[PDB]
RNA sequence: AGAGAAGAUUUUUUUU
RNA sequence: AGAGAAGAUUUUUUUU
Numbered sequence: 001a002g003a004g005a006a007g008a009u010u011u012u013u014u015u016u
Numbered sequence: 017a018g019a020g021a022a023g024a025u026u027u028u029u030u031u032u
Stems, first nucleotide, its partner, number of pairs: 001032016
C1' cells in the first nucleotide's frame, strides 16, 4: 500500500 | 426517522 471483516461519520439515490 | 443501494472519509482488526 492492496484485500477481507465490523463500527462511525458523510455524500448521492430509492423506499416505508 | 427507519430500511435498501452506491461512493468517500475515518476507527478497530486480520491478511498478502
Description:
Solved structure of RNA, 32 nucleotides shown. Method: X-ray diffraction, resolution 1.37 angstroms. The entry became public in 2011. The PDB entry is titled "Uhelix 16-mer dsRNA". Primary citation: Mooers and Singh, Rna (2011), "The crystal structure of an oligo(U):pre-mRNA duplex from a trypanosome RNA editing substrate". Crystallisation conditions: 50 mM NaCacodylate pH 6.0, 10 mM MgCl2, and 1 M LiSO4, vapor diffusion, hanging drop, temperature 298K. Sample source: chemically synthesized.